This is an experimental structure of RNA (5'-vRNA; 3'-vRNA), with 28 nucleotides shown. The reconstruction used 298,468 particles. The PDB entry is titled "Structure of influenza D virus polymerase bound to vRNA promoter in Mode B conformation (Class B1)". The entry is indexed under influenza D virus, polymerase, cryo-EM, VIRAL PROTEIN-RNA complex. The entry also contains Polymerase 3, RNA-directed RNA polymerase catalytic subunit and Polymerase PB2, not shown here. The work is reported in "Structural insight into RNA synthesis by influenza D polymerase" (Peng et al., Nat Microbiol, 2019).
[PDB]
Context: bound to proteins that are not shown
C1' cells in the first nucleotide's frame, strides 16, 4: 500500500 | 537504509 476504526495487524534480530 | 533465518497435500447433496 492494504484491512480497519477511536487502535491494532500487516515476520524476527543486529548496526 | 544495510545485513542474517522455516516443516504442515488441503477434495460440498
Nucleotide at each position: 500500500a492494504g484491512c480497519a476504526g477511536u487502535a491494532g495487524c500487516a515476520a524476527g534480530g543486529a548496526g | 537504509c544495510u545485513c542474517c533465518u522455516g516443516c504442515u497435500u488441503a477434495u460440498g447433496c